[PDB]
Context: one part of a larger RNA, bound to proteins that are not shown
RNA sequence: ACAGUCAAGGGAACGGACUUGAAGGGCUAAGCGGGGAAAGAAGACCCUGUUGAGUUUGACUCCAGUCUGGCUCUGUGAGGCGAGCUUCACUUAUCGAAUGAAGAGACCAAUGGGUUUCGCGUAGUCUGCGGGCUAUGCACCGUCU
RNA sequence: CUGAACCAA
RNA sequence: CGGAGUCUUGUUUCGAGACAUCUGCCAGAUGGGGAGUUUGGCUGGGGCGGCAUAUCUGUUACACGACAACGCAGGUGUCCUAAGGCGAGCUCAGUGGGAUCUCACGUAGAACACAAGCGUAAAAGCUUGCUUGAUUAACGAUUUCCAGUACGAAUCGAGACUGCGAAAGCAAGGCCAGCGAUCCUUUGCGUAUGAACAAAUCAUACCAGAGGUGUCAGAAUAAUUACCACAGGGAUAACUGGCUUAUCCUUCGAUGUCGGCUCUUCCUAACCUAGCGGCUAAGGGUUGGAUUGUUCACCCACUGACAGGGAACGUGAGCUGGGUUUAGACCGUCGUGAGACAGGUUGGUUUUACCCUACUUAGCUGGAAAUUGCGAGAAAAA
RNA sequence: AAAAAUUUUUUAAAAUUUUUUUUUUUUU
RNA sequence: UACUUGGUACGAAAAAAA
Numbered sequence: 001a002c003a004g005u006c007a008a009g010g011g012a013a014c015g016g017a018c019u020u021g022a023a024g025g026g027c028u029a030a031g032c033g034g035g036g037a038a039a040g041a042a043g044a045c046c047c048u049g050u051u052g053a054g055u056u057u058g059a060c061u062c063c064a065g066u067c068u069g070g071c072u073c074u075g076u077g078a079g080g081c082g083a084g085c086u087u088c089a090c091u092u093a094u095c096g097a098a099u100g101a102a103g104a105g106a107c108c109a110a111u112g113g114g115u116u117u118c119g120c121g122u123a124g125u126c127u128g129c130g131g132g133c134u135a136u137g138c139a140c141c142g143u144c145u
Numbered sequence: 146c147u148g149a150a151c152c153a154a
Numbered sequence: 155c156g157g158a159g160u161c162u163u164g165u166u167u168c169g170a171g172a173c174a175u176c177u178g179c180c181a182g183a184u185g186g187g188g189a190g191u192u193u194g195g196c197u198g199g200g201g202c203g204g205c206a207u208a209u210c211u212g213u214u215a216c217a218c219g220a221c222a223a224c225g226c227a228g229g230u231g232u233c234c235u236a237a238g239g240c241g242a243g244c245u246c247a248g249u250g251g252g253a254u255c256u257c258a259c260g261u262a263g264a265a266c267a268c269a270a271g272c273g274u275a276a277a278a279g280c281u282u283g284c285u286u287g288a289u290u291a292a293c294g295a296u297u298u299c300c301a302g303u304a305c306g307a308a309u310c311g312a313g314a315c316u317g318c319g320a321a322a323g324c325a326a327g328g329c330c331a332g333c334g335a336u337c338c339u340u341u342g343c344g345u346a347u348g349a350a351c352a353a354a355u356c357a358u359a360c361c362a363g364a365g366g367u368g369u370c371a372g373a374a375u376a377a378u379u380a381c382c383a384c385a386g387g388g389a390u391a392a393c394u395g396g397c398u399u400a401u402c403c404u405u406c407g408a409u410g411u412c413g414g415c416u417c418u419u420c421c422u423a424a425c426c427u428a429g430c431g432g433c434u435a436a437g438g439g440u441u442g443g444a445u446u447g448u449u450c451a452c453c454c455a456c457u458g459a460c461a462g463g464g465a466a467c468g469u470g471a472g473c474u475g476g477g478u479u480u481a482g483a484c485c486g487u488c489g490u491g492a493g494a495c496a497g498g499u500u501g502g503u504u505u506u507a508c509c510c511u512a513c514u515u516a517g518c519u520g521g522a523a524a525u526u527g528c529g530a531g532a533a534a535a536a
Numbered sequence: 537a538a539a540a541a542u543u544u545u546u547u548a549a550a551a552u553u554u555u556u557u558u559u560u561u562u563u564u
Numbered sequence: 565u566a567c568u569u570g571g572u573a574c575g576a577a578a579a580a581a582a
Base pairs, nucleotide, nucleotide: 002016005022006021007020008019009018025519026518027517028516029515030514031513034511035510036509038506039505046387047386048385049384051383052382053379054378055377056376059191060190061189062188063187065184066183067182068181069180070179071178075090076089077088078087079086080085081084094170095169096168097167098166104162105161106160107159112141113140119138120137122135123134124133125132126131194207195205196204203224209229210228211227212226213225231370232267233328234327238285239284240283241282242281243280244279246263248259249258250257251256252255253254265274266273268332271330287315289314290313294310295309296308297307298306303371316325317324318323338365339364340363341362342361345359346358347357348356395403396401411477412476413474414473415472417468418465419464420463421462422461425439426438427437428434429433430432441455442454443453445451482500484498485497486495487494488493537546538545539544540543541542548554549553550552556582557581558580559579560578561577562576567571
């Protein structure tokens, strides 16, 4: 699925089908819940699989994150040390902050500048004879409360 | 122990 | 024009400042924060250990060979320049007679690295001497395992060069267990390649060893899940019947658990009752309660008595859901942790008959060749 | 042939129809 | 008359059936 009364038996080891018995006319209606190992869902248990996923971890393999280092970003002066390293200042990189980029510095003056300031003078050196350069001092940039 | 200020005289 | 200063080798200012609150790149550590992956097997289920996962002896094993069990008794990863090779000499364990020795007997009762078997006596044991045959060994063949593959182990060999020995001979280890691919590394050895050419270097190759895979014919591998999941499995637990006194036979595309309650029923190795004199006797009966889910036990009371059991440890589409009880949570212990505990605690959906049968009532209708034959039997008369 | 007390007696008759007897129903 | 006393039996008489 098909069915669908039982007892024994045997049997995948508790038959509705088989063996042997016992029942059973058929069809119904209402109940009922014993059985139909009734239905429900490829047992959530368990095991297996060289199957998953979640979690864990001082499993294996790693990957971000973190931190450290080097280099780089990275310039400039003054040092010292040692055979490019650090101190120290500097400030144009960079970084942070504030800001509606809203008042910085100076004039107070230089181990400052050089195109209207561009120039002179001194000593040293150099010269493409035109001047340069180093030191240096003049001026001038340059000045207000 | 809460003021006003600008729109240059 | 001022009033309201002018200026600028400029920076918006301020701070830090070639440092870094900076950039980029490498580096190192850290790093379940995350990711991928794995977490062997066998196994009278799995886990737990054992390992029977490679191998040796005896036994199991059954007089060829083979022969299994987490069968049984043991072994094995080593050890030895010697405990190897050879010769020679020797005899041992033990017993007994005497004083380590001496003599006798002495079939191995000893020893022979290592378990066991085997074997062994002028020896294979013991001492002793000389020794390196424990070398090389042209890819010889074979045995064992076996697939007639390998690995290992071993046997018969040949060549060399030896060793011992007067010699024949014996020896290529110590009989037999003691061990291992491919790739790679490494070492050796005697040329080859690095392909336009050449040498050197480097690397590679051939060839012969070594480093190791013990899960031993060889991935490089931790847990957990009760939040769990899938594919299956009755090949395999619990459970369910069976067997036995644990097996794994049925069931994992599911047969609802302990208990109670409820109701029926059957048994008797009879508690009461009945009859006897312990025996018969299954008839009918066998209580109500406290604690606890219980069963069980124990108690209280009654009772004539408060017997023991079966019915799928009777009975969940009858119930109940207290026990067991998934997820929540708590405690103890265990765990590094997630989580585990057959420890305790607490909370935790109980589905469906309207089918068939059983049964319970309730109806209907047929039927005697149990529907047919006309197949003719009366608990009648005679 | 059947019924009542195996045997004996009683229960339509006379020439299909008619008559007589018995039983049942209705009425007083 | 006799039956429990409503309605049936036997009484009578007549008609119908065997």